Shown are 21 nucleotides from a PDB entry: RNA (Primer RNA), together with DNA. It was solved by cryo-electron microscopy to 4.8 angstrom. It comes from the structure "Cryo-EM structure of S. cerevisiae DNA polymerase alpha-primase complex in the post RNA handoff state". Protein in the same entry: DNA polymerase, DNA primase, DNA primase large subunit and DNA polymerase alpha subunit B. Yuan et al. published it in Nat Commun in 2023: "Molecular choreography of primer synthesis by the eukaryotic Pol alpha-primase".

RNA sequence: AGGCGAGCAG
DNA sequence: GCTGCCCGCCT
Numbered sequence: 001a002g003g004c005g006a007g008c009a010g
Numbered sequence: 011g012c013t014g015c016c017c018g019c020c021t
Stems, first nucleotide, its partner, number of pairs: 001021005007015004
Other pairs, nucleotide, nucleotide, family: 006016cWW
């Protein structure tokens, strides 16, 4: 640097 | 349904 899972605010 | 950030994991 990227994808899978959540939680948050818009 | 779309974006930002936090952590956990893999290439």